Entry title: ICP1 Csy4. The RNA (3' stem loop crRNA) from Vibrio phage ICP1_2011_A has 20 modelled nucleotides. The structure was determined by X-ray diffraction at 2 angstroms resolution and released in 2023. Lineage of the source: Viruses > Duplodnaviria > Heunggongvirae > Caudoviricetes > Mohonavirus.
[PDB]
Context: bound to proteins that are not shown
RNA sequence: GUUAGCAGCCGCAUAGGCUG
Repeated sequence: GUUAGCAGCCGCAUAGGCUG
C1' cells in the first nucleotide's frame, strides 16, 4: 500500500500443497 482478502480440490488436519 490495491475496497480486495474469495470459491474449491488433495490431505487425518483449523500442517502443507495445488486449481482459478